Entry title: Structure of human tryptophanyl-tRNA synthetase in complex with tRNA(Trp). An RNA structure (transfer RNA-Trp) from Bos taurus, in which 72 nucleotides are resolved. Protein in the same entry: Tryptophanyl-tRNA synthetase. The structure was determined by X-ray crystallography at 3.1 angstroms resolution and released in 2006. The entry is indexed under Rossmann fold, LIGASE-RNA COMPLEX. The work is reported in "Structure of human tryptophanyl-tRNA synthetase in complex with tRNA(Trp) reveals the molecular basis of tRNA recognition and specificity" (Shen et al., Nucleic Acids Res., 2006). Ions in the entry include sulfate. Crystals were grown from: ammonium sulfate, pH 7.0, VAPOR DIFFUSION, HANGING DROP, temperature 277K. Taxonomically the source falls in Bos (Eukaryota, Vertebrata, Amniota, Artiodactyla). Rfam match: tRNA. The family is grouped with related families in Rfam's "tRNA clan". About the family: Transfer RNA (tRNA) molecules are approximately 80 nucleotides in length. Gene Ontology term of the family: triplet codon-amino acid adaptor activity.
[PDB]
RNA sequence: GACCUCGUGGCGCAAUGGUAGCGCGUCUGACUCCAGAUCAGAAGGUUGCGUGUUCGAAUCACGUCGGGGUCA
Numbered sequence: 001g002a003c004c005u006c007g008u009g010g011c012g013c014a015a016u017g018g019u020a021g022c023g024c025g026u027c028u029g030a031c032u033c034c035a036g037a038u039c040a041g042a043a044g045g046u047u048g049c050g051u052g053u054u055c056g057a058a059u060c061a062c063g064u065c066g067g068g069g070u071c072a
Stems, first nucleotide, its partner, number of pairs: 001071007010024001013021001028040003048064005
């Protein structure tokens, strides 16, 4: 230089017509001297970017940035 690959809801991970799961998680109420367990609920800046191809793209093509992996 080139190619491979990954790029999540605070962190760790899942391929559309039914409630996107929680592993951990926080905050609310309840019960206990507290704290924890438990039970009942709510919320959390959602697709690294930028163009696109398609009816539809987190799931595709090109470019790009970053992690990791690769060649006497």